An RNA: 29 nucleotides with solved positions. Sample source: RNA was prepared by in vitro transcription with T7 RNA polymerase. The depositors describe the entry as "Structure of a high affinity anti-NFkB RNA aptamer". The entry is indexed under RNA, asymmetric internal bulge, stem loop. NMR data were recorded at pH 7 and 298 K. The work is reported in "DNA mimicry by a high-affinity anti-NF-kappaB RNA aptamer" (Reiter et al., Nucleic Acids Res., 2008). The structure was determined by solution NMR and released in 2008.
RNA sequence: GAUACUUGAAACUGUAAGGUUGGCGUAUC
Repeated sequence: GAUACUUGAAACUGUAAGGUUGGCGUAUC
C1' cells in the first nucleotide's frame, strides 16, 4: 500500500425517531 472481517469516540440537528461528517482494531499478502 492492497484485500477480507466487525468494532467505535466525537460534532451538527432532534422529544424521539431520522440524516450528514469523521474514525479504530485483527488477520493475510